[PDB]
Context: bound to proteins that are not shown
DNA sequence: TAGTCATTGGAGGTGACAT
């Protein structure tokens, strides 16, 4: 020196699990009334929420198309729910039952429980 | 984007021994 080991900090890349917050779409609602503060243009507010514009046309209503708003849906097969956006030559993660005989972990440690183990999809 | 829990590779170090 570098070559096994075992601790030790960093640095990278890496997959687990909780998950959130926007989007997108489908499906409604909506295109405003009441009240009180004002002469009033307007404010506020209470109707779950939202309630605003713009093209067609009898001028009204009506169509139509954005908006906002509120829920659903967001691979399929396909579903209680579990696998489902990798990869298939092998596979790997996930995820449930079941055990605590024992490897791992967590407690309130003679035991429960699990991410642990067997095994199943 | 946030949280949190291994892993595995290398870098720098301690300490065995063995080419």
């Nucleotide at each position: 020196a570098u070559g096994u080991c075992a601790c030790c900090u960093c640095c990278a890349a890496u997959g687990a699990c909780u998950a959130g917050g926007g989007g997108u779409u489908u499906c409604a609602g909506u295109u405003a009334u009441u009240c009180g503060u004002g002469a009033a243009a307007a404010c506020g507010a209470a109707u779950g929420a939202a309630g605003u514009c713009a093209c067609u046309c009898u001028u009204a209503a009506a169509g139509u198309g954005a908006g906002c708003u509120g829920a659903a849906a967001u691979c399929a097969c396909u579903a209680a729910a579990a696998a489902u956006u990798a990869a298939g030559a092998u596979u790997g993660a996930a995820c449930c039952c079941g055990g605590c005989u024992a490897c791992u972990g967590a407690c309130u440690c003679u035991g429960u429980c699990a991410u642990c183990c067997g095994g199943g999809u």
The RNA, together with DNA, has 140 modelled nucleotides.
Entry title: Structure of PsCas9 in complex with gRNA and DNA in product state.
Released in 2024, the model rests on electron microscopy data to a resolution of 2.9 A.
The reconstruction used 77,059 particles.